An RNA from Homo sapiens, together with DNA: 69 nucleotides with solved positions. Released in 2021, the model rests on cryo-electron microscopy data to a resolution of 2.7 angstroms. The work is reported in "Cryo-EM structures of human RNA polymerase I" (Misiaszek et al., Nat.Struct.Mol.Biol., 2021). Among the 13 different proteins in the entry, which are not shown, are DNA-directed RNA polymerase I subunit RPA49, DNA-directed RNA polymerase I subunit RPA34 and DNA-directed RNA polymerase I subunit RPA2.
Context: bound to proteins that are not shown
RNA sequence: UAUGC
RNA sequence: GCAUAACGCCACAGAG
DNA sequence: CTGAATTAGACAATGCTCTGTGGCTCTAG
DNA sequence: CTAG
DNA sequence: AGTTGTCTAATTCAG
Numbered sequence: 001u002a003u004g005c
Numbered sequence: 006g007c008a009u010a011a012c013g014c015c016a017c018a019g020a021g
Numbered sequence: 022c023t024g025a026a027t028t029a030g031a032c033a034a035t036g037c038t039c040t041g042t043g044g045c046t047c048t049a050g
Numbered sequence: 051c052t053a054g
Numbered sequence: 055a056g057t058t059g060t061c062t063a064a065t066t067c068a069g
Stems, first nucleotide, its partner, number of pairs: 001010005013045009024067001026065009048053002
Other pairs, nucleotide, nucleotide, family: 022069cWS023068cWW025066cWW035056cWW047054tWS050051cWW
C1' cells in the first nucleotide's frame, strides 16, 4: 500500500 | 482494529 | 632547453508510451 | 567452508 | 559492424 474480516 | 501478500536486472516476444 | 600545433584517445549522446513470459538475483571452493 |  | 563531435593528454619542431 492492496485484498479479506 | 485484525490476517495475508509488499521487487529488481537481463533476455525474448508484441502493440501504436 | 621550451612554447608550438597536432593527433590519438576518451567519452557522451542517440523517439515515446504500453503489454506479456521466463530465468536469475551466491555458485564455487 | 566463506568469496569476486 | 556505429557515428558524430568536443575535450584532453601525448607528441614532435626551432629559438

Entry title: Cryo-EM structure of human RNA Polymerase I in elongation state.
Keywords: RNA polymerase I, human, rRNA transcription, DNA-dependent RNA polymerase, elongation state, TRANSCRIPTION.
The sample was in a buffer at pH 7.5.
The entry also models zinc and magnesium ions.